[PDB]
RNA sequence: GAAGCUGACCAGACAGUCGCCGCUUCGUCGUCGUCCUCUUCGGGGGAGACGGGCGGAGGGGAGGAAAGUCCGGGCUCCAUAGGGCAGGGUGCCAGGUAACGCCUGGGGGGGAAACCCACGACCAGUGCAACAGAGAGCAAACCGCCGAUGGCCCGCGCAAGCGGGAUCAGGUAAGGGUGAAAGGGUGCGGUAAGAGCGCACCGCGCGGCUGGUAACAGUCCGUGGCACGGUAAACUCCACCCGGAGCAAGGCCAAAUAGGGGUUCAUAAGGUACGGCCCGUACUGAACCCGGGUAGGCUGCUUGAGCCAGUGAGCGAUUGCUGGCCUAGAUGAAUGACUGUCCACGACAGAACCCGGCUUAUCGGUCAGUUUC
Numbered sequence: 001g002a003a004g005c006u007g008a009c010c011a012g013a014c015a016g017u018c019g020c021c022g023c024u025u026c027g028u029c030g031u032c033g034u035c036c037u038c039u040u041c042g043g044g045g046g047a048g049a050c051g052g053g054c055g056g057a058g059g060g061g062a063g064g065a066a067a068g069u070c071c072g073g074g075c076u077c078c079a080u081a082g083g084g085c086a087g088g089g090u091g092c093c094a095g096g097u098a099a100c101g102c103c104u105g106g107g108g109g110g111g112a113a114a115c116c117c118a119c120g121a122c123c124a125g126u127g128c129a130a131c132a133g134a135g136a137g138c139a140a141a142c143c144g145c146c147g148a149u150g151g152c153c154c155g156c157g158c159a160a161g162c163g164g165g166a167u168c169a170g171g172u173a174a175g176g177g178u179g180a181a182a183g184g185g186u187g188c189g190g191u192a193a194g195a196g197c198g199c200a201c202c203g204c205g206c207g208g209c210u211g212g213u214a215a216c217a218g219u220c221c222g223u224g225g226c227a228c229g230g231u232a233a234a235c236u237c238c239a240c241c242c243g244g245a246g247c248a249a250g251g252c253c254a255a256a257u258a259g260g261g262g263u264u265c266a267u268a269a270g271g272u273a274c275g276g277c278c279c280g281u282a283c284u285g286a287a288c289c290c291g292g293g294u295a296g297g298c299u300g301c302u303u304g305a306g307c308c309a310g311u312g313a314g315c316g317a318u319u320g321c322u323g324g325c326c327u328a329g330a331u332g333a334a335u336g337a338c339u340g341u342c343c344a345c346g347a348c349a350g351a352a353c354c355c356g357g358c359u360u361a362u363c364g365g366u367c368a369g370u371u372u373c
Stems, first nucleotide, its partner, number of pairs: 003371008014340001020061002023058005029051003037044002063348001067359002070357005075246004083278003087242005093105004107119001108117002142176001145171001154163003184202005203226001204224001206222003209218003250299004265285001271283002306325008342346001
C1' cells in the first nucleotide's frame, strides 16, 4: 500500500416566513348545572369542570427497518362436563428468558470448505438405481468351473503320462472379472483355480469399565468368526403440547317503542354451546310478529417484562445489587419555500393499543476488526 466480509455509528446541518397537530401554563369567556364564603345570588379567587373559553407565552412532533402477516407475550370480551376421533406444532444434551419455531455453551454429524446441520423411528407396506447379477444382499465365476474336482468325454497305447468336453454355474460370489453403485477389511500352506474358510492384525457388533451433569467418547477389558446397505423435504410410527376474537377489544355516560303469534313445536321439539366430528352433557327454547334506537362523547393511550451510570456473578446467553432519568398519538388522518456551505451531492422507507424475536427493502459514508494485496 493493494479486494471482500463482519461489527459500529450514520444515510444530512444551520438561518430566514409561511403554515399543520398535540403538550404545559398564564390570565380571557361562558357556566356554576359543585359550592368554598356562601353573597349582592353577581357569581366574585368563583371551591369546579368543560368548551377557540380565547389571546398570549414557553416547549415539542416519522424507523433501523415504522415495512411483513410470520412466531412468542400482555390486556379485554366471549366460549368451555370431557371420554374419544380429527387437525396443527415441536422433537440430541445442559442452560437463559415471561414466553417461543428466539439466544448461549456443549455432543454428534465434517464438528470445513461441515464459514454448515428439516441433527426422535429404517421399518409397517413400497419405490434403488434407468441398467445389472449392482437393487435390500441381488447374483451372468464374465477367462477359469475342462481349470482330471467331480463325473464323464473321448483322441492319445488298457492308458494309468497328454489334451479337450463344461458335464451340473462347474468348492466361486461377487476367488477373482468389463459392464455402476458394490451385506466387512489387509495379510497368511488362504486350494482344484476358494471363500470368516482356517488363522493373524484391524473393523463392527454386543456386554463390561473409566471419564463425564448429560448427550457421548476411549483397542481400555471381554469379543461372534459376525447377524439392514441406503431413503422418513417417503407415505410410517412414537412422545409431548395445542379454546375463539380484536383498541370501531372493552368499558362508562348517554339514546330509545319492544306491542295477536311464534314453527301451538307441546309432551319437549330441534335449535346451539360444548365440538371440525361422535358421545354424551348441558341449555331448553317458539323461521317474528309487533318494532325503533344508538348512530354521540369520554376513557383504554403512550412509564416500556424501559433507559443510564456505578459495582458483584458467569466461559457465554444473561443477571444480582445501589444511585439516578423520560414532550409522536393523528382521526379525509398532523413537515413547504428561499439561501449559503457539506458530497455521505443525502438510499430504502413511516407510525395506529403496546412489549420479545425472525424475515424482507436499502445510493453511500466514515470507523473498528478480519481474511485478502